[PDB]
Molecule: IV-B RNA
């Protein structure tokens, strides 16, 4: 530097039980 993810990664938050944010997955 591409080509895939809004995942993953760290937070938390909670009627958030899901979010949050971040920035990476991988040639």
């Nucleotide at each position: 530097g591409g080509c895939c993810u809004c995942a993953g990664c760290a937070c938390u938050a909670c009627c958030c039980c899901a979010g949050u944010g971040u920035a990476g997955g991988u040639c």